[PDB]
Context: one part of a larger RNA, bound to proteins that are not shown
RNA sequence: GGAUAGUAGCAAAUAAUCGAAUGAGAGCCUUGGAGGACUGAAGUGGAGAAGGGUUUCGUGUGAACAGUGGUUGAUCACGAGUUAGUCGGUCCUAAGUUCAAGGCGAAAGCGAAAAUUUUCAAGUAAAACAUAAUUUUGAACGAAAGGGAAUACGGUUCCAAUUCCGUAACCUGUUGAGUAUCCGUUUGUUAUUAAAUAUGGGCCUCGUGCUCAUCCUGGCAACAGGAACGACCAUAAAGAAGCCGUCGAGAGAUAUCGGAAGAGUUUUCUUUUCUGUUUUAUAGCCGUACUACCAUGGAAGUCUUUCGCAGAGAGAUAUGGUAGAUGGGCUAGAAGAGCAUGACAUAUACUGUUGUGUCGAUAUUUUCUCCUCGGACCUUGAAAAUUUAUGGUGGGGACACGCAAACUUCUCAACAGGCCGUACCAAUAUCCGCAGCUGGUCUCCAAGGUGAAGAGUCUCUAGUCGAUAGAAUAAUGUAGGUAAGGGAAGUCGGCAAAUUAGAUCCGUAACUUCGGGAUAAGGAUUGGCUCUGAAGAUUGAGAUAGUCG
RNA sequence: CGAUUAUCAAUUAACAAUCAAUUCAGAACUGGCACGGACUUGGGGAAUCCGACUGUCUAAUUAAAACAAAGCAUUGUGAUGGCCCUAGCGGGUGUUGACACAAUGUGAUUUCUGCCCAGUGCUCUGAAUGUCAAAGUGAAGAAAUUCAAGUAAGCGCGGGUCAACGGCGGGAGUAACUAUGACUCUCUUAAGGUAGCCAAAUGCCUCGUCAUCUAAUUAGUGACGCGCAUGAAUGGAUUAACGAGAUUCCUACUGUCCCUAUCUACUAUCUAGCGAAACC
Numbered sequence: 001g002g003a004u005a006g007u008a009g010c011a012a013a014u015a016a017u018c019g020a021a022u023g024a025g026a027g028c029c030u031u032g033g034a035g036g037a038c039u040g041a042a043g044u045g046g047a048g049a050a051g052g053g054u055u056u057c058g059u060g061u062g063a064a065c066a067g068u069g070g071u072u073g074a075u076c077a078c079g080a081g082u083u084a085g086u087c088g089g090u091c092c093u094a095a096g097u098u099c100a101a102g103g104c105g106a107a108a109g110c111g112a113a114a115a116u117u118u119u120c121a122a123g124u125a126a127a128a129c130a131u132a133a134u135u136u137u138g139a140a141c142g143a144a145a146g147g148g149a150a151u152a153c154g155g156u157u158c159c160a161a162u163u164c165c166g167u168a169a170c171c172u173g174u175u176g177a178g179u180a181u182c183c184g185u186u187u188g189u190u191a192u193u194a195a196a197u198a199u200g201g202g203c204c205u206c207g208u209g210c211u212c213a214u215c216c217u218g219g220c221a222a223c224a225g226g227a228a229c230g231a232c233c234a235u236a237a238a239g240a241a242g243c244c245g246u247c248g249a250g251a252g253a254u255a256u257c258g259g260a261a262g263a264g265u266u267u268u269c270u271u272u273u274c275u276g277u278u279u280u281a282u283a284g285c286c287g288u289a290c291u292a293c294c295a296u297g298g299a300a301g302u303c304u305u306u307c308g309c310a311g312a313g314a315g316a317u318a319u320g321g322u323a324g325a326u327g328g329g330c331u332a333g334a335a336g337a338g339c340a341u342g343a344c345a346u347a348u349a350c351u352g353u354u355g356u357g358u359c360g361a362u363a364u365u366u367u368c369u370c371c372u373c374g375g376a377c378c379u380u381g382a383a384a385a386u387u388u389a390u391g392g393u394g395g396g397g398a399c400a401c402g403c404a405a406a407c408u409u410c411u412c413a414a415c416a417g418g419c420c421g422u423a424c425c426a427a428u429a430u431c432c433g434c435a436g437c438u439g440g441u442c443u444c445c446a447a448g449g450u451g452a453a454g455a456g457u458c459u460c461u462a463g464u465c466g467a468u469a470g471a472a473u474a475a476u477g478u479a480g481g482u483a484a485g486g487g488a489a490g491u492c493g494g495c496a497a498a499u500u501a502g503a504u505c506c507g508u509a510a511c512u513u514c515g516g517g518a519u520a521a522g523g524a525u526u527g528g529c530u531c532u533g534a535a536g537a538u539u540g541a542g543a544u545a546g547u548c549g
Numbered sequence: 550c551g552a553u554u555a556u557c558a559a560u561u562a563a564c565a566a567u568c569a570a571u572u573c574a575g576a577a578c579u580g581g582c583a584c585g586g587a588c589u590u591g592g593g594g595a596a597u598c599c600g601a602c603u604g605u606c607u608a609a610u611u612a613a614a615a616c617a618a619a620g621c622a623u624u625g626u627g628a629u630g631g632c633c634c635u636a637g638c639g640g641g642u643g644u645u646g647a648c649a650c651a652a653u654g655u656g657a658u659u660u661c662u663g664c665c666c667a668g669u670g671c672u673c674u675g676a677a678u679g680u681c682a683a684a685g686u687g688a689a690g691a692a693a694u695u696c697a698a699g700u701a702a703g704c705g706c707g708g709g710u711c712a713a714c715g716g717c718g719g720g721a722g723u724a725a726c727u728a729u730g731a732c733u734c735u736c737u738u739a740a741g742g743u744a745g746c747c748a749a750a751u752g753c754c755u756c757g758u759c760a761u762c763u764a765a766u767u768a769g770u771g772a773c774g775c776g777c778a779u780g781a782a783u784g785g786a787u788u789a790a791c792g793a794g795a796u797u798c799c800u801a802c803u804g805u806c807c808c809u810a811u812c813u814a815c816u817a818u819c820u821a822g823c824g825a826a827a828c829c
Stems, first nucleotide, its partner, number of pairs: 001829002009823002017034002020031002036465004045445004051425002056080005065073002085170002087421003091147002096141003103110002151168005171417008200211002216225003232392003236388003243375003248370004252364001256360001258358001259277001261275004278338001282332004290324007302312003340356001345351001377381001431440002447459002450456001468821004477815002480812004485807002489805001494802001502526005511516001513657001527579002530576005536568002539566001548551001580584001592800007599792002604616002620655007631642004659786003663717003668714002670710004679704002686697004718736005745779001746776001757773005
Other pairs, nucleotide, nucleotide, family: 003004cHS003827tWS006825tWH008824tHS011815cSS012428tWW015036tWS016035tHS022026tWH023025tHS023071cWS026071tWS027468tWS028068tWW029069tWW039044tSS040459tHS040461tHS041460tWH042454cHS043045tHS043461tWW050426tHS050427tWW054081tWS054082tWW055423cWH062063cHS064075cWS066436cWS074429tHS081082cWH084422tWH085150tWS086170cWS092384cSS093143tWH093383cSS095142tHS099138tWW101112tWW103638cSS104637cSS105108tHS109636tWS110637tWS123132cWS127132cHS143146tHS145442tWS147384tWS147385tWS149171cSS151162tWS156161tWH168281tWS179227tWS179408tWW181198tWS181402tWS183198cSS183213cWW184200cWH184401cWH185195tWH188193tWS199212cWW202209cWW203209cWW204207tHS207208tSS214402tWS215396cWW219221tHS220295cWS221294cSS222321tSS226410cSS229396cWW230407tWW231394cWW233392cWW235389cWW239385tHS239386cWS240384tHH241383tWH242376cWW246307cWS246372cWW247371cWW253363cWW254362cWW255361cWW257359cWW260276cWW265270cWH279334tWS279337tWH281333tHS286328cWW287327tWW288289cHS288326tWW297317tHS298315tWS298316tHS299312tWS299313tWS299315tHS305309tHS306308tHS308373tWS311316cSS333334cHS336357tHS339357cWS341355cWW342354cWW343353cWW344352cWW377379tSS425430tSS427441tWS433437tWS449457cWW451453tHS451455tHS456588cSS475817tHS476816cWW479813cWW483804tWH484804cWH484808tWW487802tHS487803tHS487805tHS488494tHS488495cWH488496cWW488803tWH491493tHS494496cWS498802cSS500591tHS501585cWS501590cWW507521tHS508520tHS509518tHH510517tHS512515tWS513515cHS513788cHS527586cWS529577cWW538566tWW539540cWS539565cWH540558cWH540559tWW540565tWS543556tWH543557tWH545554tWS546554cWW547552cWW547553cWW549550tWW560564cWW581583tSS601789tWS601790tWS602618tHS606613tWH619656tHS621712tWS621782tWS627646tSS628645tWW630643cWW631650tSS635637tHS655782cSS657788tHS658787cWW661781tWS662782cWH665739cSS666713tWH676706cWH685698cWW690693tHS711714cHS716740tHS723730tWS723732cWW724729tWH730731cHS730732tHS737741tWW742743cHS742780tWS743781tWH744780tHS745785tSS747749cHS748755cWS748757tHS752754tWS762768tWW763765tHS766768cHS781784cSS804808cWS
């Protein structure tokens, strides 16, 4: 350079069309409007983990790139953007790893795992004729899904939010304050008492004389309350856990029916159809699902009880209590808050306002939690920081004639909380596959109708129409149908295709390891419309003077 | 009567209203039999072979009949051990202890698992003297050294063992027609292939022979058996259930076929834009 400006090709994922504006030029992505469609929620919706690294966002835009165009862009230029005591990391260990001199090896280094190693490690409101009691697996790393302190709502941006703003909490640490010991005597008071968790004793002129005494109380108990000897040892428990199921409970969601307030349809109908009708964390209360327990008491004529079995002279039924505030209702937050729907008023003249926000009841085997009770297993279902309770010897405190206290396991106050990540995509265009590649790549949420159903089909919320277009519909193709008569004659071969299919009912052979085979085979039924029958729950429902009027 | 104002029980056989969900049976009428009206959605049966089953595998040509498995058996090991790693130190099994750990074959159940220890392997205090190392010892020589005895395992000799590796014979003659060989002789071997089974996924000849299946079958199935070259944990013979395994027949079914036709979508095609390559 031909091939070839091309019969290479730019055809998977249904689909766009009208008009407008902009512009030099428009099918795109450019926009907004209307409209037809798709994803159909196991999504093409909304968020994260890897990975990526500025791609995010605003403005600007010219070539190249976006396999057509491009006024747009994940392109190009410029400017910006990522806010934490509570979300994570960081802390703890797992499987494991790196090192430590027993060692070894020429050494490197063991593709050792050293477990090496005289006191190799702890301990002290710190001691006496050893200061004195004790322990060696050294050490560190390794989890953005395991363990593990503490936060939620409403608002806000061109771009960030459990981080900013407002509001209401919470945790950790360090200080401070309040507050388990306000007596009999005798002040107010003759004793009786009052201040007062609060004395007793004996005598004494009574006593103020004398003496004794407070590390809390209640309940038969299960256990209770605002606190009421963390200084070490010891023991126990929490952390602390799998998988399949499960009665019950609450939440969220969906659906029914009424009320108030709007909206949609209205030729005709439709007391119609639709929309919303909200209450965070935190905390005071009262209650409950179920479970265990306690007291009483003593069960055969056995009884209580579950869908299931499960339980009882090792104490059932029964009646009364305790605990677990499991999981809910009232109140506080809640400022007719705030929010949302909605009636007006006020021009950008820098804003006010009136009303709503109320009842009932479904069934969610299909979501999440909580509680119960089970099962399978020659399979028994992590560890550590961390935390608490108890027990123990000592030792600490406390004394009444009152002054106190309290690292106080109680109530409040003051102060502080450093570092690092955080934007965006998360994939038919942000990641890997050389690429805007039908490939690959961990999770979370999850509406309606049909229906057994997270099926298929169709739809609401949200999202999108992005896959070069236009014309024509030749052959051959790729994907998809239908076919007279015949029925496997086709073919290596029923290969492809067709036939059958849900559910209810009836019926079902040879063999068989007695489990089966089996949905054997073989047949019937099935729409619409009007009724009819059956299967529940909750209070049941109370009959008879008349006082006083 | 009005407000403060009664009760043991019998209710009851639908006690009476309210209220609540939803399912299941029945009947009448009723249309193009269209009714699980879309969608979701098994063709069935008679056998043969292999593997029991569920499981696993050759990422990118083989998913099976292969591997695994459960059952079964054998082997080694009582710890200063067995097995395996390591250059060396040292470690794994081992947080182990014969119901364990390790090494292998076979492959569920049922029914069985014949004979052979000649060859080879493994094994045995054990056979002790055929072999026989270095060191040690004795002798000769001036020494180097050469000769010489006694010598360790292993081998050789001996025993055990085949659910170790493997193997499991011929030739004649005979029963009243023929045919056949229960019987006899003999050659040998470690043992001569047993129980079974078979022209098998294993049989050359071969498309065996007979029957069945068809109008017609080199296929299938049942038999038969001097079986080229079957055979018992190198497992034999079976076997219910199970299978994207291999095979055959019958039903249902259909454009597989007679024998082709047409309908749709998207291409191809024509256009505007954009635009390769292999190859020469």